An RNA structure (Taura syndrome virus (TSV) internal ribosome entry site (IRES) RNA) with a sequence from Taura syndrome virus, in which 193 nucleotides are resolved. The PDB entry is titled "Hypopseudouridylated yeast 80S bound with Taura syndrome virus (TSV) internal ribosome entry site (IRES), eEF2 and GDP, Structure I".
RNA sequence: AAACUCCAUGUAUUGGUUACCCAUCUGCAUCGAAAACUCUCCGAACAC
RNA sequence: GGUGCAGUAAGGCUUUCAUGGAGUGGUUUGCUAUUUAGCGUACGUGUACCAUAGGCAGCCCCAAAAACACGUGUGAGGAGAAAGUCCCAGUCACUUUGGGCAAAGUAGACAGCCGCGCUUGCGUGGUGGGACUUAAUUAAUGCCU
Numbered sequence: 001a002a003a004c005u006c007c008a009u010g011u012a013u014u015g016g017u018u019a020c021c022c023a024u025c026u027g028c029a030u031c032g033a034a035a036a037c038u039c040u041c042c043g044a045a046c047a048c
Numbered sequence: 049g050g051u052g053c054a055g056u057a058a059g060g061c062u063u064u065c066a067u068g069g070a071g072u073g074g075u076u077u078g079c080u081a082u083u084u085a086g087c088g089u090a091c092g093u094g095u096a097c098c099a100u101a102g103g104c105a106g107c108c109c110c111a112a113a114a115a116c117a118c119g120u121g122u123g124a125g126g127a128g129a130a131a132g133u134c135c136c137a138g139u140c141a142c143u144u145u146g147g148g149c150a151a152a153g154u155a156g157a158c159a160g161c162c163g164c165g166c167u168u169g170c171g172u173g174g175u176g177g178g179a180c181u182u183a184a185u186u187a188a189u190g191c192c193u
Stems, first nucleotide, its partner, number of pairs: 004071006025055004040127003072099002078087002093117001102110002133179001135178001138158003141154003146193004161174005
Other pairs, nucleotide, nucleotide, family: 010011cSS013015cWS014020tWS014062tWH015016cSS016061cHH017019cHS019059cSS024056cWW030050cWW032033cSS036121tHS037181tWS039128cWS044045cHS045123tHS046047tHS047049tWS074097cWS074113tWS078088cWW080085cWH085086cHS090121tHS095115cWW098113cSS099100cWS101111tWS105108tWS118119cSS132180cSS133184cHS134179cHS137176tWS144151tWW145147tHS160175tWS
């Protein structure tokens, strides 16, 4: 410099009261570097 | 590695408008027969948890609470400097010794080496550079005179 997390109030439908949201099953973009014989740059990097 | 989006809903098909208020400050992985504890502390992810035990003590002032994520200690990562080193360096000087060798060492001089110059003679600059390691420990006097 602030930003962001929820409560209540309710406007379109948030509907399907084991409640939105427990939610995974599958796929897809990835959080930088033992202060170690290291610091750092480029990122080989497919996710460090 | 958790938040994102997509096809799946033990709710049958989505996130829809807005508003005020509430909301924080610390723990660095374990080691150590100090064991009812002395040691000191990567960060980006949620999990570990805490918030007085006491002391003039109502404030203020001073001090609690450890763990997996094969993990924040990788790749084959590439680079650079310079480090750190067994093996290293031609002669001379010295330094180590009472003195000598032998080894180790010194920002040392001459070498040599890499070159350049307008060169035959030479001069002019650097004049140190090699290969491969999870804390280098020095057990001795190593022998002469």

Zhao et al. published it in Sci Adv in 2023: "Regulation of translation by ribosomal RNA pseudouridylation". It was solved by electron microscopy to 2.52 angstrom.